FANCF sgRNA, together with DNA: 121 nucleotides with solved positions.
[PDB]
Context: bound to proteins that are not shown
RNA sequence: GGGAAUCCCUUCUGCAGCACCGUUUUAGAGCUAGAAAUAGCAAGUUAAAAUAAGGCUAGUCCGUUAUCAACUUGAAAAAGUG
DNA sequence: CAATACCTGGTGCTGTAGGAGGGACTCC
DNA sequence: ACCAGGTATTG
Numbered sequence: 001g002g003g004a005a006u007c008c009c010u011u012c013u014g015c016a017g018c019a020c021c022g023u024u025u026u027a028g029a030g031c032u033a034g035a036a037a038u039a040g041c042a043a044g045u046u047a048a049a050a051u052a053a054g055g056c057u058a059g060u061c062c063g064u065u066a067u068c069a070a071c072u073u074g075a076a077a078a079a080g081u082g
Numbered sequence: 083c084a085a086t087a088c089c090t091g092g093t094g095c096t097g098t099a100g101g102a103g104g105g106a107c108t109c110c
Numbered sequence: 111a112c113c114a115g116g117t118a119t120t121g
Base pairs, nucleotide, nucleotide: 002110003109004108006106007105008104009103010102011101012100013099014098015097016096017095018094019093020092021091022051023050024049025048026047027046030041031040032039033038054062055061056059070081071080072079073078083121086118087117088116089115090114
C1' cells in the first nucleotide's frame, strides 16, 4: 500500500408496494333582449374514461435506465479495417 | 424563410439489500 | 430551476 469483523454517523445505487392531485374529451338542459353581432343576468365545487401509441409471451405481465462513428463480413452475436 | 416568445407533470408515504465517505477498535 | 428542442405567432 491492499484487505477483514465490530461500533457511531453520513451518503448513495438497485428493486418492490401504495396514496393524492394535475391534465384531457364528454356529462352536469343556462336564461332574457335582440335577426344577428352583442348586452344584462344566472351558474361554477362533481363524475366517467385515459394517463406514454401500444406488444405478445396474454401475465392483475411488459413498454422512458444501461449500451450505439463509418465500413467489411455475417440473420444476428461477433470479428476485422487505417 | 427571421426574430421572438412561450413551454416544458407534480407531491406524499411504506418496505429492502448493498457499496462507500468520515471517525473510532482489533487484526491479516 | 435547469437546458434546450418543439411550437405558434408575427412578419
Pacesa et al. published it in Cell in 2022: "Structural basis for Cas9 off-target activity". The entry also contains CRISPR-associated endonuclease Cas9/Csn1, not shown here. The structure was determined by X-ray crystallography at 2.45 A resolution and released in 2022. Keywords: crispr, cas9, off-target, ternary complex, HYDROLASE.